[PDB]
An RNA structure (25S rRNA (3068-MER), nucleotides 2437 to 3504) from Entamoeba histolytica HM-1:IMSS, in which 900 nucleotides are resolved. The reconstruction used 378,061 particles. It holds a match to the Rfam family "Eukaryotic large subunit ribosomal RNA". A reference for the family is Yusupov et al. (2001), "Crystal structure of the ribosome at 5.5 A resolution", Science. The family is grouped with related families in Rfam's "LSU clan". Rfam 15.1 lists 107,465 matches to the family in 2,616 species. The structure was determined by cryo-EM at 2.8 A resolution and released in 2025. Taxonomically the source falls in Entamoeba histolytica (Eukaryota, Amoebozoa, Archamoebae, Mastigamoebida). Among the 41 different proteins in the entry, which are not shown, are 60S ribosomal protein L29, Large ribosomal subunit protein eL22 and 60S ribosomal protein L7a.
Context: one part of a larger RNA, bound to proteins that are not shown
RNA sequence: ACAGUCAAGGGAACGGGCUUGAUUGGAACGGCGGGGAAAGAAGACCCUGUUGAGCUUGACUCUAAUUUAUCAUGUGA
RNA sequence: CACUCAUUUCGUUAAAUGUUA
RNA sequence: AAAAACAUUAAAA
RNA sequence: UGAAACAGGCGAUUGAAAGAGAUAGACGGGGAGUUUGGCUGGGGCGGCACAUCUGUUACAAGAUAACGCAGGUGUCCAAAGAUGAACUCAAUGAGGACAGAAACCUCAUGUAGAAUAUAAGGGUAUAAGUUCAUUUGAUUAUUGAUUCCAGUACAAUCAAUAACUCUGAAAUGAUGGCCUAACGAUCCCUAAGAUUUUUAAUUAGAAAGA
RNA sequence: C
RNA sequence: AUUUCUAGUUAAUCCUUUAAUAAUAAGGCUUGGGGUGUCAGAAAAGUUACCACAGGGAUAACUGGCUUGUGGCAGCCAAGCGCUCAUAGCGACGUUGCUUUUUGAUCCUUCGAUGUCGGCUCUUCCUAUCCAUUUCAAGCAGAAUUGAAAAAAGGUAUGAUUGUUCACCAUUUAAUAGGGAACGUGAGCUGGGUUUAGACCGUCGUGAGACAGGUUAGUUUUACCCUACCGUUUCGGUAGAUUUUCAAAGUAUUUAGAUAGUAGCACAACUCAGUACGAGAGGAACCGUUGUGUCACGCCACUGGAUUAUUCAAUUAUUUGAUCAAAUAGUGUUGAGAAUCUAACACGUGUUGAAAUAAUGGCUGAAAGCCUCUCAAGCCAGAAUUUCGUCUAGAUGAAUACUUUGUCUUUUUCUUGUUACUUUAGUACAAUUGAAAAUUAUAUACGUUGUAUUUAUUAUCUCGUGUAUUACUCUAUCAAAAGGGUAGUGAAUACUGAGUUAACAAA
RNA sequence: UUAAAGCAUAACUGUUGCUUAUAGACGAUGGCAUCAGAAAUCGGUGUUGUAAGC
RNA sequence: CUCUCGGGUAUUGAAUG
Numbered sequence: 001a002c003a004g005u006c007a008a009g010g011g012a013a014c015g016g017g018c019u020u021g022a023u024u025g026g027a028a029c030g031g032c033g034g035g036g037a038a039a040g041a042a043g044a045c046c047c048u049g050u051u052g053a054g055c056u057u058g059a060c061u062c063u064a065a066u067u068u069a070u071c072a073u074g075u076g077a
Numbered sequence: 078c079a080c081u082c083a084u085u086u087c088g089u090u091a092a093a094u095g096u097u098a
Numbered sequence: 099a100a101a102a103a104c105a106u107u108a109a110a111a
Numbered sequence: 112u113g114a115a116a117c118a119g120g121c122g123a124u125u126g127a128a129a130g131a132g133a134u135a136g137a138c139g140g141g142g143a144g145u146u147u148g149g150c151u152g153g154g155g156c157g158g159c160a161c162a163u164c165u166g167u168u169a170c171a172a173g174a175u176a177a178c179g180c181a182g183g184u185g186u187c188c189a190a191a192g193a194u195g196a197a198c199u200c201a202a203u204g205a206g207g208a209c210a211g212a213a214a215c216c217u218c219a220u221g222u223a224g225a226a227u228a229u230a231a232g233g234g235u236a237u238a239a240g241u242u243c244a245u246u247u248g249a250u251u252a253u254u255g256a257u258u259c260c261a262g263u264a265c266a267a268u269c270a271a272u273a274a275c276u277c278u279g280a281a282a283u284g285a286u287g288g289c290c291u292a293a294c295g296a297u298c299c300c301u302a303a304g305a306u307u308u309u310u311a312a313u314u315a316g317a318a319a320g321a
Numbered sequence: 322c
Numbered sequence: 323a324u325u326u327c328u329a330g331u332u333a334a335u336c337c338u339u340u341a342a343u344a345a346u347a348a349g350g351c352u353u354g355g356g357g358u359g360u361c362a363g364a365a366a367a368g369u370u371a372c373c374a375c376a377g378g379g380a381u382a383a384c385u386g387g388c389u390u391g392u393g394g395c396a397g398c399c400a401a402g403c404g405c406u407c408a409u410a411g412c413g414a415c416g417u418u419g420c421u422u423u424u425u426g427a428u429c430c431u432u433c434g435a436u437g438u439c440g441g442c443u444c445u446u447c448c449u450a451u452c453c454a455u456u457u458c459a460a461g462c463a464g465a466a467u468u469g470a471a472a473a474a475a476g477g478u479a480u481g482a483u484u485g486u487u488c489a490c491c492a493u494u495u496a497a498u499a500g501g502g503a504a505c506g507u508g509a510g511c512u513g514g515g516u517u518u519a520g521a522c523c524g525u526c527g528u529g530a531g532a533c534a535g536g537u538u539a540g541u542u543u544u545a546c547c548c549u550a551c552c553g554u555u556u557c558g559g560u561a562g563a564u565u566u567u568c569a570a571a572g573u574a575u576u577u578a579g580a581u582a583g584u585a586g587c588a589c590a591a592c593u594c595a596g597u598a599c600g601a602g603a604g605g606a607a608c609c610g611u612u613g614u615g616u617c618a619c620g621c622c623a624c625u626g627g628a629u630u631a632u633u634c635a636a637u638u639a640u641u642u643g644a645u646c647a648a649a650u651a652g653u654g655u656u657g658a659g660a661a662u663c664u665a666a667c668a669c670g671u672g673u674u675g676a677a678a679u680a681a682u683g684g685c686u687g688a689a690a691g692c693c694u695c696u697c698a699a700g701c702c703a704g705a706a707u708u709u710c711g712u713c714u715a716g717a718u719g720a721a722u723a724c725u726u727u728g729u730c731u732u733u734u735u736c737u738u739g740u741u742a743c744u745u746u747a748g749u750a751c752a753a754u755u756g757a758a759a760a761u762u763a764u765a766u767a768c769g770u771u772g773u774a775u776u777u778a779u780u781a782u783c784u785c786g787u788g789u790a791u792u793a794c795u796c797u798a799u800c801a802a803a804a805g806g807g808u809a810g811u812g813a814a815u816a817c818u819g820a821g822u823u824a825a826c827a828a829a
Numbered sequence: 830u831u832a833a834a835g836c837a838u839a840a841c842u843g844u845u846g847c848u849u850a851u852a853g854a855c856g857a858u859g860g861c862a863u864c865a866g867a868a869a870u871c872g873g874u875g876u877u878g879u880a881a882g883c
Numbered sequence: 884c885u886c887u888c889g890g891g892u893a894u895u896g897a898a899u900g
Stems, first nucleotide, its partner, number of pairs: 002016001005022005025557007034549003038544002046378004051374002053370004059145005066137006074080003087122002094118004110112001148161001149159002157178001162184006186228001187288002192246007200224001202220006226235002229293001231291003250274009263362001276285002299356006309334003314329004336350004386430001389426001391425001393421006402412002439514001440512003444506001445503005452477002455472006479493003483489001520538004524533003568728010581715003586616007599604001617672004625665004633658005638651005675710004682703004730748001739841004743835005781823001783821002788817005794812001796810005845862003849859001875892001877890001
């Protein structure tokens, strides 16, 4: 996705479908919350990318600000 | 070291500064 | 530091 | 006039110093850019199974796994390299003053049970061990192979050739260590080497040359 | 030449 | 003009710096060293709980799956313990299994998400049974206990502290057993724990920050879909009988009961009885009787609760000029309060019967001359057990009442719908159809061998006379949930004949 | 061995009514439907507590 | 205080006529 009753088996080790059984009357109303590993979201936990970003610090390499030296020719001693 | 003349920081209505009298 | 005052548009030669 | 004249300074302050520029040193998470290995019974901590050697797992060709097992390397050596000669080691038995379980001397036995720089495994007895002696081949140049292997580099293992040597009477042996580990590209820096021969000019001689 |  | 060979000499001599030389300088060529240990060789610190992106079940945190070391449970042997005594109850040295209720080990499923602890609620399942029922054994005198078997239908509590599972205390009880179900259960709740973003403390760090360290505050979304479950409708409907006193269909009632579920438990008091037993101390039990608790089903008499009969009365505020009578304050409030609903608060029923059983205890009795409850045949007693009986739901059904119909159907069509009914056809026409039972080591004898159903008729028609027969047809009667009796009639057949016809077609 | 077309009559059943109950979300179920049903009024039966005028 | 055991309600899911 198509759909829609169950048990066990095996199977991607928890089937609605496959195997063997239990079993089945068609269409549904009101409820209900067991299931549909129900819906909502390309898991936020964990890991991997030779992917980032905020923050920190003598991590590497730099930089504004600050600071020191030299140069940049006023006269007379 | 001394000066002012660039330079700095100012103040005013640039309103008696400096030297004589 | 006595006084919460005025002070201007000048005379005259 | 009253209400004075003149100055080459509106009145001060600073001052040839300081500001701004250039260059050089210091400082500077205030700020910018970036990085923060891998393996891995998740990741981290640990460890190195990352380059590497030995025995075993390992299966009698070769290859050969695990964070399997027991260990090792980043060194050491002018001798512990090369050669010649002489000798035989560990251990034991029996003897000899001090001397005894251990000091040194002698004989006998002694297949290595010792030593060989080191881990382990191999190898070695007129030696590859010990002692003595000489020596520097632990050298230069040119080839072809084998190991790892992609049949690439580095590295290691050989076989030859041309020199010059060392040892020995000599045959030989020697291009480091008894063997298997003991290690390193491009770029950059820094050392060593390129006289064996080839040219030119001028003397002397000779042969071709518009 |  | 200039080249060549020969000897002597003098000078320069690895290549380049491109117009030519020179001395410095630099660059080439060959071979070493300096070194990359992440060792075929980048130059490289943290932290994010404020975090982000591409992805991954190639990979961790939860379930499930394999395993079962560890946790739990159960066995075999028998050295000893148990006053003597291996085994009443234990069981060392060893050794064999089971379980998935512990924790590990692994990484198979899930990273475009399976909502991650506990408690509340509720159902069901396991037995390795805590209680109640039935038994056996004891180091069982009684009482209280201890070991074990049948048995999982019924029960298994209230609280202080803690989020707690767990734990530990105080009670009560017949007992207050152990576990599973995606470590059951979050579109079921809750949100105390854990587990984002605020903050504080301690330790660590220079710092940002970290802490299976503590404390405090911290959004819990969606069912109206399918199914499951619980209730509730609608339409459809079960094939082989013909004694008209029959058969079948429609409507309605009365019933029926394959199957499914299941329900009653437990305690106390009296008596037994201060009896049995016991030196004593102590100290039972069966029958019988009387209550209680809980579970189940009900129910409204009595007792209690709710109350918008805004029933009746009172009363506060506002507005009706005042009285009366009201309204408003969303039910103004209070007191009483019928009805109806209902009680854990009221009160009834489930004391209910037969048979067969489990463990076990026995009878008879072999094997095995004895013995033996039987790993033999045959029987008995024995459970909160099973099955009937009783209770609830319920399938195919049956009877009767009325309306019909009497060989049969389909398609149309009317009605809310059914049946009868209406029309045109087609179709069949009474007459040989199917029964031993029991046993199987079956009284004797025989073995009656050796083809169940479908599938046992001499073609058709006519002619000839009576009898007889039939699980044959029909009628009448007596009966009857009969392969019935009686009487009659026909059909078939035997005695038992004779004759016609068939050729293509159609049957 | 069955095909194709119809609704006159009859019996039932359903709808509808009792603003229906012994029932109930809606259906369903139960009762009655002309001697039906509904309604006031009266009596019985309850609740409250002693009305309004004088 | 007396008329006054009055008045009011009473199926709505109460019972007769």